[PDB]
Context: bound to proteins that are not shown
RNA sequence: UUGCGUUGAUAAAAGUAUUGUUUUUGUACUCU
RNA sequence: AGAAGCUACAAAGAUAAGGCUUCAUGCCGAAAUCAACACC
RNA sequence: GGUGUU
DNA sequence: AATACTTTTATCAACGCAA
Numbered sequence: 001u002u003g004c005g006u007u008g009a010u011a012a013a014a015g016u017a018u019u020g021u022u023u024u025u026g027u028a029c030u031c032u
Numbered sequence: 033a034g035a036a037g038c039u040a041c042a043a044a045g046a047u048a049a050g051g052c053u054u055c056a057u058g059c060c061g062a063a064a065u066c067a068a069c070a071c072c
Numbered sequence: 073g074g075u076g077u078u
Numbered sequence: 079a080a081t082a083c084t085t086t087t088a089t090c091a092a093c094g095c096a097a
C1' cells in the first nucleotide's frame, strides 16, 4: 500500500414531536 | 359595569429582515469557495 | 486551459 | 429556541487473518 470480520470517534443529508420567546383576545386575581 | 396590564391559564397569529410559481405529501434565506485589471 | 502589470 | 425520537450514506482510528 490492498481486500475481509469485529467497535469506537466523526462528518454530510433527510423525516417528525413537544415546549420556549412574543402580540392580540377571553377568563381568573386586584382597585373603584 | 369601568380602570390598571402586574401574576396565572386557554385559544389564535408570528418565530432570523424577507422572496418565488407550478397551486401544492409546494419551494428558497445563518456553511465553504477569494488580490484586482486587460489579451489569445 | 494558458498569457502581461500597480 | 431549545429538548425528545426515527433513518441513510461516507470517512478515520485500532484489533486481528492473509500479501
Stems, first nucleotide, its partner, number of pairs: 001097001003095010014084005020047009030035003050060003053056001068077003
Other pairs, nucleotide, nucleotide, family: 002096cWW013085cWW019079cWS049061tHS071074cWW071075cWW

An RNA structure from Streptococcus thermophilus, together with DNA, in which 97 nucleotides are resolved. It comes from the structure "Cryo-EM structure of St1Cas9-sgRNA-tDNA20-AcrIIA6 dimeric assembly". It was solved by cryo-EM to 3 angstrom. Fuchsbauer et al. published it in Mol.Cell in 2019: "Cas9 Allosteric Inhibition by the Anti-CRISPR Protein AcrIIA6". The sample was in a buffer at pH 7.5. Protein in the same entry: AcrIIA6 and CRISPR-associated endonuclease Cas9 1.